The RNA (P-site tRNA) from Oryctolagus cuniculus has 76 modelled nucleotides. The entry also models magnesium and zinc ions. Primary citation: Gangwar et al., Nat.Struct.Mol.Biol. (2023), "Cryo-EM structure of stalled rabbit 80S ribosomes in complex with human CCR4-NOT and CNOT4". Released in 2023, the model rests on cryo-electron microscopy data to a resolution of 3.1 A. An Rfam search finds the family "tRNA" in it. About the family: Transfer RNA (tRNA) molecules are approximately 80 nucleotides in length. Their secondary structure includes four short double-helical elements and three loops (D, anti-codon, and T loops). Further hydrogen bonds mediate the characteristic L-shaped molecular structure. tRNAs have two regions of fundamental functional importance: the anti-codon, which is responsible for specific mRNA codon recognition, and the 3' end, to which the tRNAs corresponding amino acid is attached (by aminoacyl-tRNA synthetases). tRNAs cope with the degeneracy of the genetic code in two manners: having more than one tRNA (with a specific anti-codon) for a particular amino acid; and 'wobble' base-pairing, i.e. permitting non-standard base-pairing at the 3rd anti-codon position. Its family is annotated with triplet codon-amino acid adaptor activity in the Gene Ontology. It comes from the structure "Cryo-EM structure of stalled rabbit 80S ribosomes in complex with human CCR4-NOT and CNOT4". The reconstruction used 19,437 particles. The entry has 80 different proteins, among them 60S ribosomal protein L6, 60S ribosomal protein L35a and Ribosomal protein L26. The entry is indexed under translational control, mRNA decay, deadenylation, ribosome stalling, human CCR4-NOT, RIBOSOME.
[PDB]
RNA sequence: ACCAGGAUGGCCUAGUGGUUAAGGCGUUGGACUUAAGAUCCAAUGGACAUGUGUCCGCGUCGGUUUUCGAACCCCA
Numbered sequence: 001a002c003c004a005g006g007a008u009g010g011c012c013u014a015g016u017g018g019u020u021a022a023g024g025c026g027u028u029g030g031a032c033u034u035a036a037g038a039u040c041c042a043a044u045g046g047a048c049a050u051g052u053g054u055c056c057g058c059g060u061c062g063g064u065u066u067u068c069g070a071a072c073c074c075c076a
Stems, first nucleotide, its partner, number of pairs: 005068001007066001010025004027043005049065001052062002
C1' cells in the first nucleotide's frame, strides 16, 4: 500500500433506536484501629480523538482527517 476495524474518567472496559454518561480499580472526605491495610458511610472527575453533514437534539448514523492494532502482500 488494499480490506476490515479501534480511539470515552487517572488505568481497564460499557454505552442503542436519538434524548438516559455506566461499572470495576483508583483518587478524595469521614468512621473502625494505638496506627496502617482489610472493612463501613459517602464525594468528584470525563477535550466522549478532531472538525463537518443528518436530525429538534449525536458519544451513538453518514463521508473526511489524526494516533493505534489485526489479516494479506501470491505464481515465476